[PDB]
Primary citation: Cruz et al., Nat.Struct.Mol.Biol. (2022), "Sequence-specific remodeling of a topologically complex RNP substrate by Spb4". Shown are 87 nucleotides from a PDB entry: RNA (ITS-2) from Saccharomyces cerevisiae BY4741. The entry is indexed under ribosome biogenesis, DEAD-box ATPase, methyltransferase, nucleolus, RIBOSOME. The structure was determined by cryo-electron microscopy at 2.98 angstrom resolution and released in 2022.

Context: bound to proteins that are not shown
RNA sequence: CCUUCUCAAACAUUCUGUUUGGUAGUGAGUGAUACUCUUUGGAGUUAACUUGAAAUUGCUGGCCUUUAGGCGAACAAUGUUCUUAAA
Numbered sequence: 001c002c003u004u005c006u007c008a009a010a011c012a013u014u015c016u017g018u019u020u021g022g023u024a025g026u027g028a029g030u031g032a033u034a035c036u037c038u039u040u041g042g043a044g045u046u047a048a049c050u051u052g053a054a055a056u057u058g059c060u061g062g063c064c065u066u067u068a069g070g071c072g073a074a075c076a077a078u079g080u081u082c083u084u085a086a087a
Base pairs, nucleotide, nucleotide: 007021008020009019010018011017012016026054027051028050029049030048034045035044036043037042062071063070064069065068
């Protein structure tokens, strides 16, 4: 010792149909086949598998605004603030 976006349109009647939009995950660990870009430093993707909600320390990614926030939102944005869930 909380409890999870449980839907919106547009067109048309075949007690319904078509199209478009909406979905950010526990961690750790195996494991190929392949693709694109590259500042050649790795960045984004591509089969499959294991697990008590498992745990023994990976240097520090980059740009912007500051005094932690955005890149899923830029003249945009940040919990320790409700207290009759009191005594």